[PDB]
Context: bound to proteins that are not shown
RNA sequence: GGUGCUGGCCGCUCUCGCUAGAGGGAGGUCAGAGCACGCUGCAAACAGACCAAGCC
DNA sequence: AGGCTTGGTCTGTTTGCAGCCATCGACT
DNA sequence: AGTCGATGTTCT
Numbered sequence: 001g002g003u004g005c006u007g008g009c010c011g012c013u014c015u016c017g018c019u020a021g022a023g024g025g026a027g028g029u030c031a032g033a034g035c036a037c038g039c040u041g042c043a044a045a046c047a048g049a050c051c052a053a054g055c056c
Numbered sequence: 057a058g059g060c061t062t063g064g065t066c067t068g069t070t071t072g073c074a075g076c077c078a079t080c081g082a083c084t
Numbered sequence: 085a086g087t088c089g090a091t092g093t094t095c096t
Base pairs, nucleotide, nucleotide: 006031007030010028012025013024014023015022016021040075041073042072044070045069046068048066050064051063052062053061078091079090080089082087083086084085
C1' cells in the first nucleotide's frame, strides 16, 4: 500500500408541502477499521420497484 | 381500505457464449 | 546460447 462499504457538519441545488419540515444528487468539508476480494467484453430470460385504469 | 390483471418507464438478478498459450525453424 | 516470428491437437 489498488477497487468496496459509513455516518455528522456546511452550504449549494432539486422535489413536494395543512408550513411543520422531509427527501434526494455529483463534488468542497469533520469522524471510523479484526472487511472480504475473479478481473473483463458481447449476449439472453425473469423478477424487483412507482404512476394510470378497468374489474370484484 | 385491499386484492389481482395490463402496459410503460427505471435499476437489479441469474445465466452461457468467448479467455487466462506451447513449440520449431529461421536467424543473431 | 538466445530472440521473435510463424505454426501445432481432439476427447466428453